Shown are 31 nucleotides from a PDB entry: RNA (Influenza A virus promoter RNA).
Primary citation: Bae et al., Proc.Natl.Acad.Sci.USA (2001), "Structural features of an influenza virus promoter and their implications for viral RNA synthesis".
Method: solution-state NMR. The entry became public in 2001.
RNA sequence: AGUAGAAACAAGGCUUCGGCCUGCUUUUGCU
Numbered sequence: 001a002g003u004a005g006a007a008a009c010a011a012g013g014c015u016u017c018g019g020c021c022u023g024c025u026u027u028u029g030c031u
Base pairs, nucleotide, nucleotide: 001031002030004028005027006026007025009023012021013020014019
């Protein structure tokens, strides 16, 4: 340094961009 859950800061998709979804990245067990 990574995958499942979490935990904070930034982008794309529908849009009127109010918003939802999930992700730079980091953590618990394992690799």